Solved structure of RNA (Chains: A) with a sequence from Candidatus Koribacter versatilis Ellin345, 52 nucleotides shown. Released in 2020, the model rests on X-ray crystallography data to a resolution of 2.55 angstroms. It comes from the structure "Crystal structure of the ADP-binding domain of the NAD+ riboswitch with Adenosine 5-triphosphate (ATP)". The source organism's lineage runs through Bacteria, Pseudomonadati, Terriglobales, Candidatus Korobacter and Candidatus Korobacter versatilis. An Rfam search finds the family "nadA riboswitch" in it. Bound small molecules: ADENOSINE-5'-TRIPHOSPHATE (ATP). Primary citation: Huang et al., Rna (2020), "Structure and ligand binding of the ADP-binding domain of the NAD+ riboswitch". The entry is indexed under RNA structure; Riboswitch; X-ray crystallography, RNA. Crystallisation conditions: 0.2 M Potassium Chloride, 0.1 M Mg Acetate, 0.05 M Sodium Cacodylate pH 6.8, 10% w/v Polyethylene Glycol 3350.
């Protein structure tokens, strides 16, 4: 210093924490606004485990 791969912790499983994309759901004439969206996928940063 770069790379991989993971979420134990959890008010049945799943579900780190924040933030876009891509698509959706809801409510609205529309502007636009709600929400665990239980869809893909991206940065970065938390806290495991490995490897040059």
């Nucleotide at each position: 210093g770069g790379c991989u791969u993971c979420a134990a912790c959890a008010a049945c499983c799943c579900c780190g924490u924040a933030g876009g994309u891509u698509g959706g759901g809801c409510c609205g004439a529309a502007a636009g606004g709600c929400a665990g969206c239980g869809a893909a996928u991206c940065u970065a940063c938390u806290g495991g485990a490995g490897c040059c």